[PDB]
């Protein structure tokens, strides 16, 4: 300089979904 994830994954509440999102690497 950018890239990506939103099961390195990440909390709360949950119907266990999702939302709000902790937000970090890699070159």
């Nucleotide at each position: 300089g950018g890239a990506c994830u939103u099961c390195c994954a990440u909390u709360g509440c949950u119907u266990c979904g999702g939302c709000a999102a902790a937000a970090g690497u890699c070159c």